[PDB]
Context: bound to proteins that are not shown
DNA sequence: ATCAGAATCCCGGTGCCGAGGCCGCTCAATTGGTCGTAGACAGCTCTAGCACCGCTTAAACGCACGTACGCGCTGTCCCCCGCGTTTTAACCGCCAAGGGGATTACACCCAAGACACCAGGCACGAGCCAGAAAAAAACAACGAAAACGG
DNA sequence: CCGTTTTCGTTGTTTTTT
DNA sequence: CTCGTGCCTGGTGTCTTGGGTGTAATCCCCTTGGCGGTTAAAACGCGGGGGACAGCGCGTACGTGCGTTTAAGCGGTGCTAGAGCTGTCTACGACCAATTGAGCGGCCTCGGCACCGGGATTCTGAT
């Protein structure tokens, strides 16, 4: 002091 | 035993035909080299055979005895064995004529191998697009190590 | 005080039989 | 609990092979067979004789029966020579080839054996 990152696994219910 | 005699050795004599040398040759034994597994072997073990021993006992052994068949003598007979004969076929030889053992030739036919295939079974292995939004989401047992009354 | 014991981490992990 | 197309099994089925059993066609030796005439070979006649047989005596051998006696086997109690499995590892046969001298088909002399006819001899039979 610019700079500054936010899950994934599945399952349901649902819109064209 | 005791002559007579048929039967039976045997002994010279006879040509012939199998016997055996021979002769051309053919095809099996040679002769040698390779293979292989067959057997001649030693070490193993654990059967089986042998001796042996005990006591049994079921069976062998001995003579007497009884008695029958085994043997010998005698008689009976008609049954072969032998000799003479008619009767016969069975055995030479000729000669056919043919077919079969022998010999090349091949027919076929079945186990035997390779091949197609073979319908079940098996397995995968897929099965539309973009979005949205909530709602959920390992744990059992273990030895530390604070706990607490002893 | 000090031995029994439950206790908090920590460690380690798979099968009734449908 | 869907739906297919792909892969991955088998006993099957059909060929085909090759050997060996069947056949059969040709060679030529080998088997039947008709016919003649033979002489030897069986059949049948005979008859009496010696061998099969019935029979018994007989009486000497042998079943038998009974104590008497041998020894045979039933079963243990051990032992071990050898049978026989095993391993092997070799020495000898099976086989392949080139061979040759016996070995065998043919032809011949030939004298050794059946015969031929006589003698001797030997046995067996009648006296």
């Nucleotide at each position: 002091u610019c700079g500054u990152u936010g899950u994934u696994u599945u399952u349901u219910u649902c819109u064209g």